[PDB]
RNA sequence: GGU
RNA sequence: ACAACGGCUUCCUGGCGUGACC
RNA sequence: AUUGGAGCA
Ligand code: CBV
Ligand code: AMP
Repeated sequence: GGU
Repeated sequence: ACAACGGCUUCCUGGCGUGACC
Repeated sequence: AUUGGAGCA
RNA backbone atom coordinates (compact mmCIF):
# COMPACT_ATOMS: atom_id res chain seq x y z
O5' G A 1 -0.45 2.86 2.33
C5' G A 1 -0.66 3.36 1.02
C4' G A 1 -0.67 2.25 0.00
C3' G A 1 -1.91 1.36 0.00
O3' G A 1 -3.00 1.93 -0.71
C1' G A 1 0.00 0.00 0.00
P G A 2 -4.48 1.81 -0.11
O5' G A 2 -5.00 0.40 -0.65
C5' G A 2 -4.72 -0.02 -1.98
C4' G A 2 -4.96 -1.50 -2.16
C3' G A 2 -6.20 -2.06 -1.49
O3' G A 2 -7.38 -1.85 -2.24
C1' G A 2 -4.36 -3.44 -1.00
P U A 3 -8.80 -1.73 -1.49
O5' U A 3 -9.06 -3.21 -0.93
C5' U A 3 -9.20 -4.31 -1.81
C4' U A 3 -9.14 -5.63 -1.07
C3' U A 3 -10.27 -5.90 -0.09
O3' U A 3 -11.43 -6.41 -0.74
C1' U A 3 -8.20 -6.44 0.91
P A B 1 -16.09 -8.39 4.82
O5' A B 1 -15.61 -8.88 6.26
C5' A B 1 -15.73 -10.25 6.64
C4' A B 1 -15.06 -10.50 7.96
C3' A B 1 -15.75 -9.89 9.17
O3' A B 1 -16.83 -10.68 9.64
C1' A B 1 -13.43 -9.44 9.26
P C B 2 -18.27 -10.02 9.86
O5' C B 2 -18.28 -9.64 11.41
C5' C B 2 -18.16 -10.64 12.40
C4' C B 2 -17.31 -10.19 13.56
C3' C B 2 -17.89 -9.08 14.43
O3' C B 2 -18.80 -9.56 15.40
C1' C B 2 -15.65 -8.57 13.90
P A B 3 -20.19 -8.79 15.65
O5' A B 3 -19.73 -7.34 16.12
C5' A B 3 -18.92 -7.16 17.27
C4' A B 3 -18.35 -5.76 17.31
C3' A B 3 -19.37 -4.65 17.21
O3' A B 3 -19.93 -4.35 18.48
C1' A B 3 -17.61 -4.25 15.68
P A B 4 -21.30 -3.52 18.59
O5' A B 4 -20.88 -2.19 19.35
C5' A B 4 -20.09 -2.24 20.53
C4' A B 4 -19.80 -0.85 21.04
C3' A B 4 -21.00 0.09 21.04
O3' A B 4 -21.74 0.00 22.25
C1' A B 4 -19.21 1.12 19.90
P C B 5 -23.34 -0.18 22.20
O5' C B 5 -23.81 1.09 21.37
C5' C B 5 -23.58 2.40 21.86
C4' C B 5 -23.75 3.43 20.77
C3' C B 5 -25.12 3.46 20.12
O3' C B 5 -26.07 4.19 20.86
C1' C B 5 -23.42 3.52 18.45
P G B 6 -27.38 3.44 21.43
O5' G B 6 -28.39 3.44 20.20
C5' G B 6 -28.69 4.64 19.51
C4' G B 6 -30.17 4.81 19.30
C3' G B 6 -31.06 4.36 20.46
O3' G B 6 -32.18 5.24 20.57
C1' G B 6 -31.67 3.20 18.49
P G B 7 -32.65 5.78 22.01
O5' G B 7 -33.38 4.53 22.67
C5' G B 7 -33.63 4.46 24.06
C4' G B 7 -34.77 3.52 24.35
C3' G B 7 -34.72 2.20 23.58
O3' G B 7 -33.99 1.22 24.29
C1' G B 7 -36.85 3.20 23.32
P C B 8 -32.91 0.30 23.54
O5' C B 8 -33.80 -0.72 22.71
C5' C B 8 -34.71 -1.59 23.36
C4' C B 8 -35.69 -2.18 22.39
C3' C B 8 -35.09 -2.81 21.15
O3' C B 8 -34.62 -4.13 21.39
C1' C B 8 -36.95 -1.47 20.56
P U B 9 -33.38 -4.71 20.55
O5' U B 9 -34.03 -5.17 19.17
C5' U B 9 -35.03 -6.18 19.12
C4' U B 9 -35.41 -6.52 17.70
C3' U B 9 -34.24 -6.97 16.82
O3' U B 9 -34.71 -7.90 15.84
C1' U B 9 -35.19 -5.01 15.92
P U B 10 -34.55 -9.48 16.09
O5' U B 10 -33.61 -9.95 14.90
C5' U B 10 -32.32 -9.38 14.70
C4' U B 10 -31.53 -10.14 13.67
C3' U B 10 -32.01 -9.98 12.23
O3' U B 10 -30.91 -10.13 11.34
C1' U B 10 -32.27 -12.23 12.89
P C B 11 -30.35 -8.86 10.53
O5' C B 11 -31.65 -8.35 9.76
C5' C B 11 -32.14 -9.04 8.62
C4' C B 11 -32.79 -8.09 7.66
C3' C B 11 -31.92 -6.94 7.18
O3' C B 11 -31.02 -7.29 6.14
C1' C B 11 -34.01 -6.10 7.86
P C B 12 -29.67 -6.45 5.93
O5' C B 12 -30.16 -5.00 5.50
C5' C B 12 -30.69 -4.77 4.20
C4' C B 12 -30.87 -3.30 3.94
C3' C B 12 -29.63 -2.44 4.08
O3' C B 12 -28.80 -2.48 2.94
C1' C B 12 -31.41 -1.42 5.23
P U B 13 -27.21 -2.30 3.09
O5' U B 13 -27.03 -0.76 3.45
C5' U B 13 -27.53 0.26 2.60
C4' U B 13 -27.37 1.62 3.22
C3' U B 13 -26.02 1.90 3.86
O3' U B 13 -25.03 2.24 2.92
C1' U B 13 -27.73 2.56 5.34
P G B 14 -23.50 1.82 3.18
O5' G B 14 -23.09 2.65 4.47
C5' G B 14 -22.88 4.05 4.38
C4' G B 14 -22.71 4.68 5.74
C3' G B 14 -21.51 4.22 6.55
O3' G B 14 -20.30 4.77 6.09
C1' G B 14 -23.41 4.43 7.95
P G B 15 -19.00 3.84 5.92
O5' G B 15 -18.45 3.70 7.41
C5' G B 15 -18.33 4.85 8.24
C4' G B 15 -18.10 4.47 9.68
C3' G B 15 -16.82 3.69 9.94
O3' G B 15 -16.30 4.03 11.22
C1' G B 15 -18.68 2.38 10.60
P C B 16 -14.71 4.09 11.44
O5' C B 16 -14.56 4.53 12.96
C5' C B 16 -14.63 5.90 13.32
C4' C B 16 -14.85 6.04 14.80
C3' C B 16 -13.85 5.31 15.68
O3' C B 16 -12.64 6.02 15.87
C1' C B 16 -16.03 4.79 16.40
P G B 17 -11.26 5.39 15.37
O5' G B 17 -11.11 4.08 16.27
C5' G B 17 -11.22 4.15 17.68
C4' G B 17 -11.58 2.82 18.28
C3' G B 17 -10.65 1.67 17.95
O3' G B 17 -9.47 1.68 18.73
C1' G B 17 -12.87 0.97 17.64
P U B 18 -8.14 0.95 18.19
O5' U B 18 -8.53 -0.59 18.24
C5' U B 18 -8.85 -1.22 19.46
C4' U B 18 -9.27 -2.64 19.24
C3' U B 18 -8.27 -3.51 18.49
O3' U B 18 -7.24 -3.98 19.34
C1' U B 18 -10.40 -3.79 17.52
P G B 19 -5.87 -4.55 18.71
O5' G B 19 -6.36 -5.87 17.99
C5' G B 19 -5.59 -6.51 17.00
C4' G B 19 -6.40 -7.56 16.31
C3' G B 19 -5.78 -8.15 15.06
O3' G B 19 -4.83 -9.15 15.35
C1' G B 19 -8.03 -7.57 14.62
P A B 20 -3.58 -9.38 14.38
O5' A B 20 -4.22 -10.11 13.12
C5' A B 20 -4.68 -11.45 13.21
C4' A B 20 -5.45 -11.84 11.97
C3' A B 20 -4.64 -11.87 10.68
O3' A B 20 -3.92 -13.08 10.54
C1' A B 20 -6.65 -10.69 10.32
P C B 21 -2.42 -13.05 9.97
O5' C B 21 -2.61 -13.19 8.40
C5' C B 21 -3.46 -14.20 7.87
C4' C B 21 -3.95 -13.83 6.49
C3' C B 21 -2.89 -13.39 5.50
O3' C B 21 -2.19 -14.47 4.92
C1' C B 21 -4.71 -11.89 5.42
P C B 22 -0.68 -14.26 4.41
O5' C B 22 -0.85 -13.33 3.13
C5' C B 22 -1.54 -13.78 1.98
C4' C B 22 -1.76 -12.67 0.99
C3' C B 22 -0.51 -11.98 0.47
O3' C B 22 0.15 -12.70 -0.55
C1' C B 22 -2.12 -10.35 1.06
O5' A C 1 -25.36 16.71 11.87
C5' A C 1 -25.25 16.41 10.48
C4' A C 1 -23.83 16.57 9.98
C3' A C 1 -22.73 15.88 10.80
O3' A C 1 -21.79 15.30 9.89
C1' A C 1 -22.25 18.20 10.55
P U C 2 -21.00 13.95 10.27
O5' U C 2 -22.14 12.85 10.31
C5' U C 2 -22.85 12.47 9.14
C4' U C 2 -23.68 11.25 9.42
C3' U C 2 -24.59 11.41 10.63
O3' U C 2 -25.82 12.03 10.31
C1' U C 2 -23.41 9.36 10.77
P U C 3 -26.61 12.92 11.40
O5' U C 3 -26.92 11.95 12.63
C5' U C 3 -28.17 11.27 12.73
C4' U C 3 -28.21 10.41 13.98
C3' U C 3 -28.74 11.02 15.29
O3' U C 3 -29.56 10.04 15.93
C1' U C 3 -26.58 10.09 15.61
P G C 4 -31.15 10.20 15.95
O5' G C 4 -31.56 10.15 14.41
C5' G C 4 -31.87 8.92 13.77
C4' G C 4 -31.57 8.95 12.30
C3' G C 4 -32.46 8.08 11.42
O3' G C 4 -33.68 8.70 11.06
C1' G C 4 -30.23 7.57 10.94
P G C 5 -35.06 7.89 11.17
O5' G C 5 -35.11 7.03 9.83
C5' G C 5 -34.96 7.64 8.56
C4' G C 5 -34.88 6.60 7.47
C3' G C 5 -36.02 5.60 7.43
O3' G C 5 -37.13 6.08 6.70
C1' G C 5 -33.97 4.44 7.37
P A C 6 -38.63 5.87 7.24
O5' A C 6 -38.87 4.30 7.10
C5' A C 6 -38.93 3.67 5.83
C4' A C 6 -38.98 2.17 5.99
C3' A C 6 -40.03 1.70 6.98
O3' A C 6 -41.32 1.60 6.40
C1' A C 6 -37.97 0.68 7.49
P G C 7 -42.61 1.94 7.27
O5' G C 7 -42.55 0.88 8.46
C5' G C 7 -43.09 -0.42 8.30
C4' G C 7 -42.75 -1.30 9.47
C3' G C 7 -43.41 -0.90 10.78
O3' G C 7 -44.77 -1.30 10.85
C1' G C 7 -41.14 -1.37 11.16
P C C 8 -45.83 -0.34 11.58
O5' C C 8 -45.63 -0.60 13.14
C5' C C 8 -45.95 -1.86 13.71
C4' C C 8 -45.53 -1.94 15.16
C3' C C 8 -46.13 -0.87 16.05
O3' C C 8 -47.45 -1.16 16.46
C1' C C 8 -43.82 -1.11 16.51
P A C 9 -48.55 0.00 16.40
O5' A C 9 -48.18 0.93 17.64
C5' A C 9 -48.28 0.44 18.96
C4' A C 9 -47.40 1.21 19.91
C3' A C 9 -47.74 2.68 20.12
O3' A C 9 -48.82 2.86 21.02
C1' A C 9 -45.42 2.47 19.79
P1 CBV D 1 -13.45 -5.08 1.13
O1 CBV D 1 -13.92 -5.70 -0.17
O2 CBV D 1 -12.47 -3.93 1.13
O3 CBV D 1 -12.83 -6.25 2.02
C1 CBV D 1 -13.12 -7.61 1.74
C2 CBV D 1 -12.77 -8.50 2.89
O4 CBV D 1 -11.41 -8.23 3.32
C3 CBV D 1 -13.59 -8.32 4.15
O5 CBV D 1 -14.84 -8.98 4.10
C4 CBV D 1 -12.67 -8.85 5.24
O6 CBV D 1 -12.69 -10.27 5.25
C5 CBV D 1 -11.30 -8.40 4.72
N1 CBV D 1 -10.89 -7.11 5.32
C6 CBV D 1 -10.40 -7.08 6.65
O7 CBV D 1 -10.31 -8.14 7.30
N2 CBV D 1 -10.02 -5.92 7.23
C7 CBV D 1 -10.10 -4.75 6.55
N3 CBV D 1 -9.72 -3.59 7.13
C8 CBV D 1 -10.62 -4.77 5.16
C9 CBV D 1 -11.00 -5.98 4.61
BR1 CBV D 1 -10.76 -3.17 4.16
P1 AMP E 1 -28.39 -2.66 14.58
O1 AMP E 1 -27.29 -3.69 14.46
O2 AMP E 1 -28.74 -1.99 13.27
O3 AMP E 1 -29.59 -3.06 15.40
O4 AMP E 1 -27.70 -1.48 15.40
C1 AMP E 1 -27.20 -0.33 14.73
C2 AMP E 1 -26.99 0.83 15.66
O5 AMP E 1 -26.28 1.87 14.94
C3 AMP E 1 -28.26 1.49 16.19
O6 AMP E 1 -27.98 2.11 17.45
C4 AMP E 1 -28.53 2.56 15.14
O7 AMP E 1 -29.32 3.64 15.60
C5 AMP E 1 -27.11 3.01 14.78
N1 AMP E 1 -26.98 3.45 13.39
C6 AMP E 1 -26.97 2.64 12.32
N2 AMP E 1 -26.84 3.34 11.17
C7 AMP E 1 -26.77 4.64 11.50
C8 AMP E 1 -26.63 5.92 10.77
N3 AMP E 1 -26.54 5.95 9.41
N4 AMP E 1 -26.60 7.06 11.49
C9 AMP E 1 -26.69 7.05 12.84
N5 AMP E 1 -26.82 5.92 13.56
C10 AMP E 1 -26.86 4.71 12.97
Annotation:
This is an experimental structure of RNA (Chains: A,C,F,I,M,O; Chains: B,D,G,J,N,P) with a sequence from Roseobacter sp., with 34 nucleotides shown. The PDB entry is titled "Crystal structure of the SAM-SAH riboswitch with AMP". The model includes bound 5-BROMOCYTIDINE 5'-(DIHYDROGEN PHOSPHATE) (CBV) and adenosine monophosphate (AMP).